RNA sequence: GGAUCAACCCCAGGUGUGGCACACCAGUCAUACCUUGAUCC
Numbered sequence: 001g002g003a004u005c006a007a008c009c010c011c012a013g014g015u016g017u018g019g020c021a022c023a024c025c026a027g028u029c030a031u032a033c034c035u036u037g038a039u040c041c
Base pairs, nucleotide, nucleotide: 001041002040003039004038005037006036012035013034014033015032016031017030018029019028020027
Other pairs, nucleotide, nucleotide, family: 022025tHS022026cWW
């Protein structure tokens, strides 16, 4: 990198990044990552 199999799948928790509002604190919108194991090359 590719192939094979079952569970997870709605949740529920954490984290990075972009936009929006106020002078902050903290809110709000969008997006990305992680939170399963086995078998073969």